[PDB]
RNA sequence: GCGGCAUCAAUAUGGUGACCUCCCGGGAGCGGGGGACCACCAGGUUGCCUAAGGAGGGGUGAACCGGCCCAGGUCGGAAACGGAGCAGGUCAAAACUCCCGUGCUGUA
Repeated sequence: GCGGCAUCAAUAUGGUGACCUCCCGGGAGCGGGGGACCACCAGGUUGCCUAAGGAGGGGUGAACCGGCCCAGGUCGGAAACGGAGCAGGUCAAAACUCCCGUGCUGUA
């Protein structure tokens, strides 16, 4: 030129979310508190089975697999409210994917 593949690690501190396990309260929806673990996000610190590993910029998130905010209907409640949560909205942080530059790489 045209292919491919990759995109550390150990750390402190502050998040988000899931999940388990315990209490105390309560006539439900629940209130209240202790721990355990996993994932992912921020900007701060230190090094090798680095080529690069840079806390880069996006996309899609849907026939229930994301997080928030949730009309309505739904559920519990006499009520007050609460709960789960569609549509719709939305996003530092499910997951999955594009694009950077970058590092190694095969074919001439």